[PDB]
Context: one part of a larger RNA, bound to proteins that are not shown
RNA sequence: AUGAGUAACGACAAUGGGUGUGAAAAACACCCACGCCGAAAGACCAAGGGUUCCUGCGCAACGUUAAUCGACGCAGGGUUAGUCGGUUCCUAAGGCGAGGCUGAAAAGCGUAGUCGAUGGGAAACAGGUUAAUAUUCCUGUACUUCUGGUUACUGCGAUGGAGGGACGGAGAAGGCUAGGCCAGCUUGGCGUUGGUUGUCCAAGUUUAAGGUGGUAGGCUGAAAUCUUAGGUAAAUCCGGGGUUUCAAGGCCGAGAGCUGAUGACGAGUCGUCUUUUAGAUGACGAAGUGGUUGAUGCCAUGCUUCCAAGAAAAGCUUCUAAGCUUCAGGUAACCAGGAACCGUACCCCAAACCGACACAGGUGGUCGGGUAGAGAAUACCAAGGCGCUUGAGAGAACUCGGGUGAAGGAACUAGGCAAAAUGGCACCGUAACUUCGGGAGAAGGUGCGCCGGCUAGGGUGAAGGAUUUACUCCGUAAGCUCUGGCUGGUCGAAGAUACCAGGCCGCUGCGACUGUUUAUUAAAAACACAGCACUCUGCAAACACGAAAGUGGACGUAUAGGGUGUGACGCCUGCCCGGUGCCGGAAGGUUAAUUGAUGGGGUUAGCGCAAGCGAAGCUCUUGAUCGAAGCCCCGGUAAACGGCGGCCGUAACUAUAACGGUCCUAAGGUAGCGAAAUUCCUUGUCGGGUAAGUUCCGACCUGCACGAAUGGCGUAACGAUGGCGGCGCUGUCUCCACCCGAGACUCAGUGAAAUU
Numbered sequence: 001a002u003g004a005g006u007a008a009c010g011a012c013a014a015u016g017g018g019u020g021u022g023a024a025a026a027a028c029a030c031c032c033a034c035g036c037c038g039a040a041a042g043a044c045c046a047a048g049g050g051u052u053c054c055u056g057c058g059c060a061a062c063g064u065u066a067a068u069c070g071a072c073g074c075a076g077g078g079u080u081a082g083u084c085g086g087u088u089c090c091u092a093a094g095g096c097g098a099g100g101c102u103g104a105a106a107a108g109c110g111u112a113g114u115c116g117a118u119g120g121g122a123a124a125c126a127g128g129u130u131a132a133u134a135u136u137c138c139u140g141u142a143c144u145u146c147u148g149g150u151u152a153c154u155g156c157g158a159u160g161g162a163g164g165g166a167c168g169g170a171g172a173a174g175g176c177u178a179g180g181c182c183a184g185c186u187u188g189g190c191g192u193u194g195g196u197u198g199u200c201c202a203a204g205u206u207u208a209a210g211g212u213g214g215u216a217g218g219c220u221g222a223a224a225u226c227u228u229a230g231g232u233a234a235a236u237c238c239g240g241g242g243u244u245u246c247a248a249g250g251c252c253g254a255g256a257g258c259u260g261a262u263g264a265c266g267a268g269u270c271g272u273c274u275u276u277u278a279g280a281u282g283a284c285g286a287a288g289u290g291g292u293u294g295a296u297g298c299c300a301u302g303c304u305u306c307c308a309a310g311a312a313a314a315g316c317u318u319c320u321a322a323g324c325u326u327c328a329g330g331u332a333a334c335c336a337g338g339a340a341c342c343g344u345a346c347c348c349c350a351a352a353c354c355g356a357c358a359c360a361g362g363u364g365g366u367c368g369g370g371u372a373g374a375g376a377a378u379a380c381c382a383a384g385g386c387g388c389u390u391g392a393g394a395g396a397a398c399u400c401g402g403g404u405g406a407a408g409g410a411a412c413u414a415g416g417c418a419a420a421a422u423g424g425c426a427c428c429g430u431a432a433c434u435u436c437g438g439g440a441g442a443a444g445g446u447g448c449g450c451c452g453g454c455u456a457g458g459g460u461g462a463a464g465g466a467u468u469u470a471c472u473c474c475g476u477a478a479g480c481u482c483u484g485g486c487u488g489g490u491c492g493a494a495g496a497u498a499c500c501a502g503g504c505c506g507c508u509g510c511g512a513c514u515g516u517u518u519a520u521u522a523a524a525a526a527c528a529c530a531g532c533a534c535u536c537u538g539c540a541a542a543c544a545c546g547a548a549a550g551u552g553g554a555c556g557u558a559u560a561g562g563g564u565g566u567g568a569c570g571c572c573u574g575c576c577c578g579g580u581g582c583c584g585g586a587a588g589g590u591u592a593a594u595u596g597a598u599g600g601g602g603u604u605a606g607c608g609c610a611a612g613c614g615a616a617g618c619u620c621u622u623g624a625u626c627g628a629a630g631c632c633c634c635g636g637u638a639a640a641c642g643g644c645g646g647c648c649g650u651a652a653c654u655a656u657a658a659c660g661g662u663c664c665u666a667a668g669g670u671a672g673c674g675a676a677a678u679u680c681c682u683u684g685u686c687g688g689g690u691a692a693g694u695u696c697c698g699a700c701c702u703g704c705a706c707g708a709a710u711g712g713c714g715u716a717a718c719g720a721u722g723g724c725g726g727c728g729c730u731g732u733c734u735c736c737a738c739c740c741g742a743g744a745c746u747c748a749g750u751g752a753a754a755u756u
Stems, first nucleotide, its partner, number of pairs: 001756001008750002015033006034387004042367004048347002052345001053077006062070002082143002084343003089120002094115003100109003124141005144339011155324002160319004168306004174299003179293005184205006190198001206264002210259003217252004221246008230238002255471001265288001268284003275279001307310001353362002369381004390748004398743008407734002411732001416729001424448005433438001435568001449490009459480002464474003491495001503727007510719002515527002531566007543552003569714004574644003579641002581637005588632003599621005606613002645663005672706001673703001684700005
C1' cells in the first nucleotide's frame, strides 16, 4: 500500500444560555441556570514521582476532536523550623563482623563489637499574611534542652548493681471532650403570587497550646530502727529477716472552672482610589450566651476475665568500684547566650505512584457534618469538589442494559440458567431429628401512616437542705431529652409505601465442622483439621541444612520431638507372616580388602665336547591359612508394603441347598453394607412418586469387579458441594409486544486492525 476514510474516540454524572477574548470558541474565562459525588469523585499523612507548583509569553508537536486552554513549549519565580519529619540516642528481626573456628581456593559460620525501624527516647499553639511557603515568615502567648559566668553549699565517679521504661486477646460500665441540635442574643429582611411586624425569615453567635488546678477515677499500707548465705567486687540502693509506731502517706490521672483573652476573630459600616464581575485598598466593627445530646476520640499502658501467657535496649532515677580528694565533679539560685545540618513546592483512590496510555484495575494510614437510619448500609444534601477532552442529528434491523405485560405458569432447558419472588421491627407460633448446643429467622400468622384524649416512668437540672470543710453530698420547679401504655379519629388502591432489605420446604450421595487450593477455564467429594494409631528418638536425641565448623530440633528432654497413615463423633475394626520390608537370633554354609603356605616358571655361578642339568640371589605367576557385616538360615511382625479360591452331589410338587465329598493356598471375606461416586449385562426386578420417570427414593442380592485406619457402617450440625421432588414465583417458555437509555445509521473532526 490493501482493509478504509472503515472500527473506535476509554465508564450512559448532563447539560442550556449569555458575555468576553480571540484568525477562529460545543470544550478557555466569567455570569445565570441545570446535573453529579459527598465514609468521596472532599481534606490530609506515608510511600512513590520529581518541578508536574505559580506568573508572563506561546500552540508546531503532545491532548484520541478544536483549543485562545493544559500535568504541553520558552522564560522567570516559588519550598524559610530549637518544638513538624529526619539527623543525633536506643535497640527487634536480620546484616556485617577484629581476633577465632571451619573450609582445595573463592569462602562459610560466628565472639567482642558495629549497623539495622516498621518500635522506644526533649519541647508550640492560636491569629495574620503570598500568585505560589507556612505549627517554618509576622503578631501574641508558651515550652524543652544545652553552654558560659558569678554566688552559696557539697563526695563526685561506670563499660557494673538495682529500679523504671515495659507493652496480650476479649469484654464491661462509667467519666469526659470534640462534634451535633435547640433556645436566647445581634445584624439584616418584610418577599414578582394567597398570607407573612411575627410563635416569621436569613446569617452569625468563635477563640488554641500553655499556666493554675490534683477532680471523675486507678494503683499501692507507710515510717523508724537493728541485722543479713543474695544482686559476679562494693553499695548507704535493691532483695531477705526481726521488732516498734501510726494508719493515712505516696504515685498516677482525663476533664471542669479560672487564666491565657481589655487580646485575636467576627456579618458589616465608614473611607472609595477604584473598576466593569466587586480582587484588593485602611480604620472601626454588634452579638459572641444557656440547655440538651454526645463519640469508634480521651481517662485507658486503667479495670475485669481468659489462655494461646503477651518485644528489647537506651534515655531516666538511684547505688557504689577503679579513680579523684584545697581540686575535679555535683546541687541550687541569678545573669548572659545558644539550639547546628537535611526535608518542606506540587500530585498522592491519582491524568503527577504501580499498570507501555491523560488506561473503568491496584495503592498503607487519618478526618469524616445534616435529615432519615441500628449503622462508616442506604437515600437526599453540607463543607468542598466535579459534569469524567470528540460533538451534532436520526429515532431502521440487530446487540447491550433496563420498565411494563393479556391468558397460561417450568409446558423452557442437560439443569428453573437467568429472571421473578422473599426481605424490617415487635408480638404470636414453630416439625422430624439431635452430639441437648441445636435444628430455628424452621414453617406460618397479626400489627405498622398521620392527628388527637388520657396516662406511666429515665436522664439532666436554679432552688433549697446538708459536710452551710469544698472541683463536696442529697435534692430540685420550669426547660430540654429518652422510653413506653390505653384509647379515639382520619386519608389513600396501598403506611417495613422510596433506597435498603432471608425465598422456603421434603428425600438422598459426599466431606464431620470453621478453614485451604490449581495467581489467569477446576473451590470440590481434593488439601488441612481436631481425634486416633504405628514407628523412631535417652539428649552431643532421632531427623534436617551444611565438604566442615556450626545451625535448626530446643535454651525443649518420652505427658517430649520426628516420620508415617487415618481423619469429629457413635458402634466397630475380622482371617492370612507364604512374597517383600522391618525387628530379633547366630549353630551352620558362603563371603572383601588383607596375609602369603605350596606349586609352577624366568634368569645364571657352576656342571655338561653335545643335548641338557642347575645352587644362591632377584624376579613372574599360582593361591593353602586368616578375615566382619551382609546373604542363605531360625523366629516374630499387617492401624508394615500387601493378600483374603474352585468343582460336584444333596431335603414333604418343583426349585434352593442348612448338609456331604474333593483340589489348591499363607489364608480363602467376618461384621456391616450392596444395580452403590463401585453393577458390565442394565433403563436388572419389585414398590413409590408422574398422564407418562434411562434420573430419584425404598427394597432384593445374581457384589462383571464392596468390605473394615489406602478404614467399614451410621451420624446432629455445617456446605457459593452432587442428584431428585414440591410450594411460591415468574417473559424460561407458548410467543412475543410495547416502551426507556447506550451502540448500530447520517453529518463534521480525528483515525486503527488482522489479511493480502
About this RNA
An RNA structure (23S ribosomal RNA, nucleotides 1248 to 2003) from Pseudomonas aeruginosa PAO1, in which 756 nucleotides are resolved. It holds a match to the Rfam family "Bacterial large subunit ribosomal RNA". Rfam links the family to the GO terms ribosome and structural constituent of ribosome. The literature on the family includes a 2001 paper in Science by Yusupov et al., "Crystal structure of the ribosome at 5.5 A resolution". Entry title: PAO1 wild-type ribosome, R, reference map. The reconstruction used 166,770 particles. Released in 2025, the model rests on cryo-EM data to a resolution of 2.46 A.